[PDB]
RNA sequence: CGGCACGUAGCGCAGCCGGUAGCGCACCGUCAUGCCGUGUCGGGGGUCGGAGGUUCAAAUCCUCUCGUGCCGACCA
Numbered sequence: 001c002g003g004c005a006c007g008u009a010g011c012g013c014a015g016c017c018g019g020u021a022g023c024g025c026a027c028c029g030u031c032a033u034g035c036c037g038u039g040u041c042g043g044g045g046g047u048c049g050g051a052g053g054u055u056c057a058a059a060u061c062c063u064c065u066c067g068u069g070c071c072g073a074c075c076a
Base pairs, nucleotide, nucleotide: 001072002071004069005068006067010025013022027043028042029041031039052062053061
């Protein structure tokens, strides 16, 4: 320079073609504890890279663009 591949909670991952957001850790509180830690009950977090289209509807589809990692970049 070329061709993909995902961007999702504080993190790491699911689900993702159309409407309704998930597991778990972590976190804010209550208890137990002489105080912590483990452990118990309970509760909230997400715009899902960004801007514009198509769509009555878009996290979800199409596109340029900010990142990242894969593969190529050879013969002379």